The RNA (18S ribosomal RNA, nucleotides 1196 to 1995) from Drosophila melanogaster has 745 modelled nucleotides.
[PDB]
Context: one part of a larger RNA, bound to proteins that are not shown
């Protein structure tokens, strides 16, 4: 430990509260990605 | 391709000169119609293009005709299997194209069958040719090296200068190859050479002859020079 | 009717020759020879009584540049300075590697394939159109006039083209408003058209800016050409017809020296039709001799998230269809497992219970007994 | 006679013997009605998200100095992407001289 779904949902827990930490899945899907080369005197 | 540094050109300005866009014809392309208004082609790089300045023919489009074309098979046989014209219909023209009725060279046995045959029909997005623009430019490649695993770079640059990848010079092969240029085409160029039925220079025969610009010999007021009449002759 | 003369006529010029200024022919090895029908030498002279300046090459010359310049990285220092036919005589053709789904199947017997074939889309005829039009749009073309539009005069090109299985060039006379037309010729071309004797402009005049005499579209009507065949027409004469149009808006094209612009011809299609295309000469200018704002292009860096390459990619609301999981009043339902508290089956344990049926025994009497 | 031997639908009083049905409680404790928790499945008016997406709508926000360099944290606003305000970084459009 592919990408996405999603730092979501929902449980615990901390806050004056914005919100922190813990956190899936169903489902989608075959590439998304890295560093370089030629391509735009 | 919208970023800096460079370097070019009037299909880029700019100094500006004609312009057309306005305004009336010819065209061209559309739309429109219509029987059909045949089409191809749409930024630069489609548009007085296609060489496209059409009454027919072009033509590819409309209408209304027309024409036939292949062969083994095959079935009349050659008692005409055909092809043609009048005559009257049909016509746009006599198309015997087709027929009212007529003779007629008859045979390529005129096939229904082999499928070949033309096509301005289709697809430029299936080609091939050509041509266009990319791109008025100066730009590309290759072997042998060192650079990278590799795609790919070096060579084909830093900086001077050119119209330029032209040189020099840094010189990372290079002798390099194509480009560019070099080449080919055109009036200025000595007839100094031969070159003319172009053209002539000339020269001078001449001829086409005013001036008197010449010299005047003859002539001039004496009637020259002009000038009209008359008929011949045409 | 010219010419003859006289009369007529009139009152100074006649009339020849050279000088000047002009047409022609031959002046091709010039006269004069000849041979020739006539050129040449052959015979001499000039010995040149016409040679090559000329246009025409077929040549090699041809700014053929150490062309000097207070040297630019010693080398490509512009300087207009040298030339005195030459301050390039100068513009054209040529053009690579990669390429576009550019344009052409309608240029071909250059073709795949496709589609047709007696009933063609093939294909010859007769017709039509390809020209039609409320309307957009290029390419050009006369203009809008005094610099002009007439009228004269005066007189400069040059590219070319031209008829023997096609109707060209036309030259000459002639006739006609023209248009044309007749008749007769040259030319297969340095030779003829043609010395193409182009235009525009130069020169006096009408004119008098007045959409006029500027500007000719419209539109009658005849005379025409060319052809079977003229009808938003094949063109072309004439005498009417004189609109728009008075310099053109934003916007926009063109090009630096004989160019740009004005201003003709000639080609080329073309029975006959420029009104466009290429080529020709003529008249000649302004203005830059820069730069990189602009549209621009050329492998130098440099960014990227661009593939079919910026007209590339790509972001979300919204709508709209579908599906999947969420929150959620209903104190919603269904269930499963445990369990607290009741009630509580059957047992097992035990306190009692003690049916029927027991040994004995009070006892019931019978035999056997015994009293 | 009486009582035994023997028998008896003997009978009593006598007394032991075993014993069933029933029963008294403690246990074990099945059900079963409640109370309740668990652990699971599931209706829902309404809401608010994801994806499918491929053709709408509207805007051009990101890639190029993407036209206000881009992101990142937190705050407020705003059809919509997005815009602002402090303090960060470079993944930049500056590895920087230039006395």
């Nucleotide at each position: 430990g592919g990408g996405g779904a999603a730092g979501u949902a929902u449980g615990g827990u901390u806050g004056c509260a914005a919100a922190g930490c813990u956190g899936a899945a169903a489902c989608u899907u075959a590439a998304a990605g890295g560093a370089a080369u030629u391509g735009a005197c | 391709g919208g970023a800096a540094g460079g370097g070019c050109a009037c299909c880029a300005c700019c100094a500006g000169g004609a312009g057309u866009g306005g305004a009336g014809c010819c065209u061209g392309c559309g739309g429109c119609u219509u029987a059909a208004u045949u089409u191809g082609a749409c930024u630069c790089a489609a548009c007085a293009c296609g060489g496209g300045a059409a009454a027919a023919c072009u033509u590819a489009c409309c209408a209304g005709g027309u024409c036939g074309a292949a062969c083994a098979u095959a079935a009349g046989u050659g008692u005409g299997u055909a092809a043609g014209a009048c005559a009257g219909a049909u016509u746009g023209a006599u198309a015997g194209c087709u027929c009212u009725u007529u003779c007629u060279c008859g045979a390529a046995u005129c096939u229904a069958u082999g499928g070949g045959u033309g096509g301005u029909g289709g697809u430029g997005c299936a080609u091939g040719g050509c041509c266009g623009u990319u791109c008025u430019u100066a730009g590309u490649u290759c072997g042998u090296g060192g650079a990278g695993u590799g795609a790919u770079u070096u060579g084909u640059c830093u900086g001077g200068u050119u119209a330029a990848u032209u040189c020099c010079g840094a010189u990372a092969a290079c002798g390099a190859a194509c480009g560019a240029g070099a080449c080919u085409c055109a009036a200025a160029u000595a007839u100094a050479u031969u070159a003319a039925a172009u053209a002539g220079a000339u020269a001078u025969c001449u001829u086409c002859a005013g001036g008197a610009u010449u010299a005047u010999g003859g002539u001039g007021c004496u009637g020259a020079a002009g000038c009209u009449u008359a008929u011949g002759u045409a | 009717u010219a010419u003859g003369u006289a009369a007529g006529u009139g009152g100074a010029g006649c009339c020849g020759u050279a000088c000047c200024u002009g047409u022609u022919g031959g002046u091709u090895u010039g006269u004069c020879c000849c041979a020739u029908u006539a050129u040449a030498a052959g015979g001499a002279c000039a010995c040149u009584a016409g040679c090559u300046u000329c246009u025409u090459a077929a040549a090699u010359g041809g700014a053929c540049a150490a062309a000097u310049u207070g040297c630019g990285u010693c080398u490509a220092g512009c300087a207009a300075u040298a030339a005195u036919g030459a301050g390039a005589u100068u513009g054209a053709g040529c053009a690579a590697u990669a390429a576009c789904a550019g344009g052409u199947c309608u240029g071909u017997g250059a073709u795949g394939c496709c589609c047709u074939u007696a009933g063609a889309u093939g294909u010859c005829c007769u017709g039509g159109g390809c020209u039609g039009c409320a309307c957009g749009c290029g390419c050009g073309c006369u203009a809008c006039a005094a610099u002009g539009a007439a009228a004269g005069u005066a007189u400069c090109a040059a590219c070319g083209u031209g008829u023997a299985u096609u109707u060209c060039c036309u030259a000459g006379a002639c006739c006609g408003a023209g248009a044309g037309g007749u008749c007769c010729g040259g030319g297969u071309a340095a030779a003829c058209c043609g010395c193409u004797g182009a235009a525009c402009c130069a020169c006096u005049u009408u004119c008098a800016u007045g959409c006029u005499u500027g500007g000719g579209a419209u539109u009658g009507u005849g005379a025409a050409c060319u052809g079977a065949a003229a009808c938003u027409g094949u063109u072309c004469a004439c005498g009417a017809u004189g609109a728009a149009c008075u310099u053109g808006g934003a916007a926009u094209u063109c090009c630096c020296a004989g160019u740009a612009a004005g201003u003709g011809u000639g080609a080329g299609u073309c029975a006959u039709u420029a009104a466009c295309u290429c080529g020709c000469a003529u008249u000649g200018a302004u203005u830059a001799c820069g730069u990189c704002c602009c549209u621009g292009c050329c492998c130098u860096u440099u960014g990227u998230a661009c593939a079919c390459a910026c007209c590339g990619c790509c972001c979300g609301u919204c709508g709209c269809u579908a599906c999947u999981a969420c929150c959620g009043a209903u104190u919603g339902a269904a269930u499963u497992a445990u369990u607290u508290a009741g009630u509580g089956a059957g047992g097992u344990c035990u306190c009692c219970g003690g049916a029927c049926g027991u040994g004995a025994u009070c006892a019931c009497u019978g035999u056997g007994a015994c009293g | 006679u009486g009582u035994u031997a023997c028998g008896g639908u003997u009978g009593u009083u006598u007394c032991g013997c075993a014993a069933a049905a029933g029963u008294u409680g403690a246990c074990c404790g099945a059900a079963c009605u409640u109370g309740a928790u668990u652990a699971u499945u599931u209706a829902g008016a309404g809401g608010a998200a994801g994806u499918a997406a491929a053709a709408g709508u509207c805007g051009u926000a990101a890639c190029a100095a993407g036209g206000u360099u881009u992101c990142c944290g937190u705050a407020g606003g705003u059809g919509a992407a997005c815009c602002u305000g402090c303090g960060g970084a470079a993944g930049g459009a500056u590895c920087a001289u230039u006395a």
The sample was in a buffer at pH 7.5. An Rfam search finds the family "Eukaryotic small subunit ribosomal RNA" in it. The literature on the family includes a 2001 paper in Science by Yusupov et al., "Crystal structure of the ribosome at 5.5 A resolution". Clan: SSU clan. Gene Ontology terms of the family: ribosome and structural constituent of ribosome. Among the 77 different proteins in the entry, which are not shown, are 60S ribosomal protein L8, 40S ribosomal protein S24 and 40S ribosomal protein S3a. The entry is indexed under Specialised ribosome, Drosophila melanogaster, Testis, RIBOSOME.